[PDB]
Context: bound to proteins that are not shown
DNA sequence: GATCCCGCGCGCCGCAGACTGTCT
C1' cells in the first nucleotide's frame, strides 16, 4: 500500500406491564 | 361490568448510515 471487519450512530417494527376515561 | 384504549420506559430485535481502525 487500498477494502473490509468491528464499533457506533440513525431509524423501523413487535412483545411487556402500568394509568385517565369510556 | 364492558374490552378498550393512548403516553411511558424495556427490550429486543431488526436494517441503513457513519466512522474507525483493520485486515491482506
Nucleotide at each position: 500500500a487500498g477494502a473490509c471487519a468491528g464499533u457506533c450512530u440513525g431509524c423501523g417494527g413487535c412483545g411487556c406491564g402500568c394509568g385517565g376515561g369510556g